Entry title: CRYSTALLOGRAPHIC STRUCTURE OF AN RNA HELIX: [U(U-A)6A]2. The RNA has 28 modelled nucleotides. The structure was determined by X-ray diffraction at 2.25 angstrom resolution and released in 1991. Crystals were grown from: pH 6.50, VAPOR DIFFUSION, HANGING DROP, temperature 308.00K.
RNA sequence: UUAUAUAUAUAUAA
RNA sequence: UUAUAUAUAUAUAA
Numbered sequence: 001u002u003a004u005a006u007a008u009a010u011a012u013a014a
Numbered sequence: 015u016u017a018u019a020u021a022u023a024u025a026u027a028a
Stems, first nucleotide, its partner, number of pairs: 001028014
Other pairs, nucleotide, nucleotide, family: none
């Protein structure tokens, strides 16, 4: 950089 | 609760 995971925040879906 | 999208922050991987 890109992908992905986790967290917080704003939402939406079920 | 679970998914998702945005922003920030980490962590991994190339």